[PDB]
Context: bound to proteins that are not shown
RNA sequence: AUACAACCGUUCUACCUC
DNA sequence: TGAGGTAGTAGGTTGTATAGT
Numbered sequence: 001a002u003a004c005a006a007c008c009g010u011u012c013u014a015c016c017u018c
Numbered sequence: 019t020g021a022g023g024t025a026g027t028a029g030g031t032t033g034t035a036t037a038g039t
Stems, first nucleotide, its partner, number of pairs: 001036004006031003012026007
Other pairs, nucleotide, nucleotide, family: 005032cWW009028tHS011027tWH
């Protein structure tokens, strides 16, 4: 690097909140 | 870098495997 499989998913954007 | 959340999506990681035998 390829395939398959599993799981998570801040950044970002937005809306908002205090 | 102000920080908390719900939203989707990319985006990401880790595991096995390839050939060899």

Description:
Shown are 39 nucleotides from a PDB entry: RNA with a sequence from Thermus thermophilus, together with DNA. Sheng et al. published it in Nucleic Acids Res. in 2017: "Structure/cleavage-based insights into helical perturbations at bulge sites within T. thermophilus Argonaute silencing complexes". It was solved together with Uncharacterized protein Ago. Released in 2018, the model rests on X-ray crystallography data to a resolution of 2.9 angstroms. The source organism's lineage runs through Bacteria, Thermotogati, Thermales, Thermaceae and Thermus. Crystals were grown from: 3.1 M NH4-acetate, 0. 1 M Bis-Tris propane, pH 7.3.